[PDB]
Background:
This is an experimental structure of RNA, with 17 nucleotides shown. It comes from the structure "Crystal Structure of the Primate APOBEC3H Dimer mediated by RNA Duplex". Method: X-ray crystallography, resolution 2.2 angstroms. The entry became public in 2018. Crystals were grown from: 10% PEG 3350, 100mM ammonium formate.
Context: bound to proteins that are not shown
RNA sequence: CUGCCGGGU
RNA sequence: UACCCGGC
Numbered sequence: 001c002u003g004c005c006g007g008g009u
Numbered sequence: 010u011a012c013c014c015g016g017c
Stems, first nucleotide, its partner, number of pairs: 003017007
């Protein structure tokens, strides 16, 4: 550095 | 710990 959840390299 | 992306 607006917050959260999630996928991938 | 870095990046890319999706949604709310």